[PDB]
Context: bound to proteins that are not shown
RNA sequence: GGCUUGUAAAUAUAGUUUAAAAACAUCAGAUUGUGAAUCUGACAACAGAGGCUUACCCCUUAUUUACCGAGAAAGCCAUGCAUGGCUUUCUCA
Repeated sequence: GGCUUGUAAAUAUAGUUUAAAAACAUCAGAUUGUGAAUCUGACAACAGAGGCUUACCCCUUAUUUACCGAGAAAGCCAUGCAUGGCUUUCUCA
RNA backbone atom coordinates (compact mmCIF):
# COMPACT_ATOMS: atom_id res chain seq x y z
C1' G A 1 0.00 0.00 0.00
C1' G A 2 -4.24 -3.53 0.79
C1' C A 3 -9.43 -0.97 -4.17
C1' U A 4 -12.91 -5.13 -6.41
C1' U A 5 -17.48 -11.50 -5.21
C1' G A 6 -21.32 -13.57 -2.53
C1' U A 7 -25.02 -14.42 2.31
C1' A A 8 -27.67 -11.90 6.12
C1' A A 9 -29.72 -7.59 8.47
C1' A A 10 -31.33 -2.36 8.63
C1' U A 11 -32.76 1.97 5.91
C1' A A 12 -34.11 4.94 1.15
C1' U A 13 -38.13 12.27 1.98
C1' A A 14 -35.28 14.05 -6.00
C1' G A 15 -34.37 21.54 -3.70
C1' U A 16 -33.40 21.35 2.07
C1' U A 17 -35.14 20.41 7.15
C1' U A 18 -39.19 18.88 10.86
C1' A A 19 -43.28 15.93 12.04
C1' A A 20 -45.96 11.49 11.21
C1' A A 21 -48.61 18.84 7.62
C1' A A 22 -45.58 22.94 7.97
C1' A A 23 -40.85 26.57 7.56
C1' C A 24 -37.04 28.05 4.27
C1' A A 25 -36.99 27.44 -0.78
C1' U A 26 -37.82 27.44 -6.81
C1' C A 27 -39.73 29.65 -12.08
C1' A A 28 -42.99 33.53 -14.97
C1' G A 29 -45.47 38.46 -14.97
C1' A A 30 -46.16 42.71 -11.74
C1' U A 31 -41.51 50.81 -13.38
C1' U A 32 -43.29 48.75 -6.20
C1' G A 33 -44.03 56.22 -2.96
C1' U A 34 -40.52 52.69 0.55
C1' G A 35 -44.28 46.56 4.94
C1' A A 36 -42.78 44.38 -2.78
C1' A A 37 -42.26 41.94 4.68
C1' U A 38 -46.71 42.29 -1.29
C1' C A 39 -50.26 40.75 -5.72
C1' U A 40 -51.62 37.22 -10.10
C1' G A 41 -49.84 32.76 -12.10
C1' A A 42 -46.43 27.68 -12.51
C1' C A 43 -44.38 22.82 -9.69
C1' A A 44 -45.95 20.43 -5.13
C1' A A 45 -45.33 12.42 -6.07
C1' C A 46 -41.55 10.11 1.37
C1' A A 47 -36.27 4.78 -3.82
C1' G A 48 -38.96 1.73 -8.26
C1' A A 49 -42.79 -1.73 -9.77
C1' G A 50 -46.63 -5.58 -8.27
C1' G A 51 -50.83 -7.05 -5.05
C1' C A 52 -53.98 -6.55 0.42
C1' U A 53 -58.10 -4.48 1.73
C1' U A 54 -59.54 0.12 5.42
C1' A A 55 -53.62 -0.83 7.45
C1' C A 56 -50.11 -4.05 5.31
C1' C A 57 -47.16 -7.96 2.17
C1' C A 58 -44.00 -10.15 -2.80
C1' C A 59 -40.08 -8.60 -5.97
C1' U A 60 -36.06 -5.08 -8.04
C1' U A 61 -32.20 -1.25 -7.32
C1' A A 62 -29.15 1.71 -4.16
C1' U A 63 -26.55 2.96 0.76
C1' U A 64 -24.50 1.31 5.43
C1' U A 65 -23.06 -2.63 9.02
C1' A A 66 -21.94 -7.52 9.99
C1' C A 67 -20.77 -12.69 8.12
C1' C A 68 -16.74 -16.02 6.70
C1' G A 69 -9.02 -18.61 8.41
C1' A A 70 -7.45 -22.82 11.01
C1' G A 71 -5.68 -26.43 16.01
C1' A A 72 -6.99 -28.43 20.13
C1' A A 73 -9.17 -28.62 25.00
C1' A A 74 -13.24 -28.17 28.03
C1' G A 75 -20.12 -29.25 28.19
C1' C A 76 -22.29 -32.11 24.86
C1' C A 77 -26.20 -33.95 20.74
C1' A A 78 -27.24 -36.50 15.87
C1' U A 79 -25.84 -39.63 11.35
C1' G A 80 -22.71 -44.09 8.75
C1' C A 81 -13.27 -44.61 13.61
C1' A A 82 -15.37 -40.35 10.02
C1' U A 83 -19.00 -36.27 9.31
C1' G A 84 -22.44 -32.23 11.03
C1' G A 85 -23.83 -28.13 15.24
C1' C A 86 -23.78 -24.60 19.40
C1' U A 87 -20.88 -21.94 24.30
C1' U A 88 -15.58 -20.27 26.79
C1' U A 89 -9.94 -20.52 26.43
C1' C A 90 -5.15 -19.53 24.15
C1' U A 91 -2.47 -20.43 19.79
C1' C A 92 -0.58 -19.38 14.27
C1' A A 93 -1.36 -15.46 9.57